[PDB]
Background: An RNA structure, in which 24 nucleotides are resolved. Released in 2003, the model rests on X-ray crystallography data to a resolution of 1.8 angstroms. The depositors describe the entry as "THE LEADZYME STRUCTURE BOUND TO MG(H20)6(II) AT 1.8 A RESOLUTION". Crystallisation conditions: MPD, Mg-Acetate, cacodylate, pH 6.0, VAPOR DIFFUSION, HANGING DROP, temperature 20K. Keywords: RIBOZYME, LEADZYME, LEAD-DEPENDENT CLEAVAGE, RNA, MG(H20)62+, BULGED NUCLEOTIDES, HYDRATED MAGNESIUM, PSEUDOHELICAL PACKING, STICKY ENDS, ALTERNATE CONFORMATION, HOMOPURINE BASE PAIRS. The 2003 paper behind the entry is "Crystal structure of the leadzyme at 1.8 A resolution: metal ion binding and the implications for catalytic mechanism and allo site ion regulation".
RNA sequence: CGGACCGAGCCAG
RNA sequence: GCUGGGAGUCC
Numbered sequence: 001c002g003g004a005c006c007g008a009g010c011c012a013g
Numbered sequence: 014g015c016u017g018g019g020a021g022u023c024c
Stems, first nucleotide, its partner, number of pairs: 002024004010018004
Other pairs, nucleotide, nucleotide, family: 006020tWW
């Protein structure tokens, strides 16, 4: 970086 | 808190 996942915690509106 | 991004998880 990609796909999937993803209570809050960082940044923003 | 909601939304987006980041972070995090798996491969």
The entry also models magnesium ions. Sample source: This ribozyme was made by in vitro selection, reported by Pan & Uhlenbeck.